[PDB]
Solved structure of RNA with a sequence from Homo sapiens, 18 nucleotides shown. Released in 2018, the model rests on solution NMR data. Bound small molecules: 3,5,7-TRIHYDROXY-2-(3,4,5-TRIHYDROXYPHENYL)-4H-CHROMEN-4-ONE (MYC). Primary citation: Khan et al., ACS Chem. Biol. (2018), "Myricetin Reduces Toxic Level of CAG Repeats RNA in Huntington's Disease (HD) and Spino Cerebellar Ataxia (SCAs)". The entry is an ensemble of 10 models.

């Protein structure tokens, strides 16, 4: 660097 | 939106 079924403002 | 940290290429 890009993606994704988490979790905070 | 942002971040943060798991996995994949």
């Nucleotide at each position: 660097c890009c993606g994704c079924a988490g979790c905070g403002g």